The RNA (4.5 S RNA) has 49 modelled nucleotides. Entry title: Variant 14 of Ribonucleoprotein Core of the E. Coli Signal Recognition Particle. The work is reported in "A General Strategy to Solve the Phase Problem in RNA Crystallography" (Keel et al., Structure, 2007). Crystals were grown from: 20Mm NaOH-MES pH 5.6, 200mM KCl, 12% Isopropanol, 4mM Cobalt Hexamine, VAPOR DIFFUSION, SITTING DROP, temperature 293K. Protein in the same entry: Signal recognition particle protein. Released in 2007, the model rests on X-ray crystallography data to a resolution of 2.5 angstrom.
RNA sequence: GGGCCUGUUUACCAGGUCAGGUCCGAAAGGAAGCAGCCAAGGCAGGUCC
Numbered sequence: 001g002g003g004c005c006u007g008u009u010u011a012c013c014a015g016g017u018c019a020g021g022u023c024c025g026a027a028a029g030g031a032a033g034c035a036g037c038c039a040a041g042g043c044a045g046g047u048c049c
Base pairs, nucleotide, nucleotide: 001049002048003047004046005045006044007043008042009041010040015038016037017036022031023030024029
Other pairs, nucleotide, nucleotide, family: 018034tWH018035tWS019034tWH020033tHS021032cWW025027tHS025028tHS
C1' cells in the first nucleotide's frame, strides 16, 4: 500500500437520499436542495495478501 474488520473524525467545495424550508406552475405538478442519515474521505488498530 490492497482486502476485510473495529474505533474515531469530517459545515458548503459536481456521491445518494432528502425532515424542515425555498423555487417555478391557476392547477396538475416540476425543479434545485441545507441539516440528518447513508455513503465517501481523514486518523489509527486488528487481520489477511